[PDB]
Context: bound to proteins that are not shown
RNA sequence: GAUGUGUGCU
DNA sequence: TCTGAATCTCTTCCAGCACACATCAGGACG
DNA sequence: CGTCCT
DNA sequence: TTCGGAAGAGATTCAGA
Numbered sequence: 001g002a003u004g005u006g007u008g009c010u
Numbered sequence: 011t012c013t014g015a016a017t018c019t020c021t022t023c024c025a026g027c028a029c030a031c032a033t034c035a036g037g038a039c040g
Numbered sequence: 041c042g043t044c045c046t
Numbered sequence: 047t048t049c050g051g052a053a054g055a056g057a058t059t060c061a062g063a
Base pairs, nucleotide, nucleotide: 001034002033003032004031005030006029008027010025012062013061014060015059016058017057019055020054021053022052023051024050035046036045037044038043039042040041
Other pairs, nucleotide, nucleotide, family: 009026cWW018055cWW018056cWW019054cWW
C1' cells in the first nucleotide's frame, strides 16, 4: 500500500 | 435464393463517508 | 535455508 | 457459478422475390 469481507453513520 | 427485420450472447454500472478484520507464493526438492 | 515453479 | 436492465454489437434466421 492493494483487495475482499462485515458493521455503522449519513 | 440475397436480403432488412426480428431474436440471441456479451459489456457496463448501479451516491458518498469514516472503522474492524484478513491476506498478501508457498510447496517442495535440493 | 536457497532456489525454482504452476 | 445461478433473485438485473438497457444500448449495442455480432450472429442467426426468415420468408420473401
Shown are 63 nucleotides from a PDB entry: RNA with a sequence from Escherichia coli, together with DNA.
The work is reported in "An ensemble of interconverting conformations of the elemental paused transcription complex creates regulatory options" (Kang et al., Proc.Natl.Acad.Sci.USA, 2023).
Lineage of the source: Bacteria > Pseudomonadati > Gammaproteobacteria > Enterobacteriaceae > Escherichia.
The sample was in a buffer at pH 8.
Entry title: Cryo-EM structure of his-elemental paused elongation complex with an unfolded TL (1).
Ions in the entry include magnesium and zinc.
The entry is indexed under RNA polymerase, cryo-EM structure, elemental pause, Escherichia coli, transcription, TRANSFERASE-DNA-RNA complex, transcriptional regulation, transcriptional pausing.
Released in 2023, the model rests on cryo-electron microscopy data to a resolution of 3.3 A.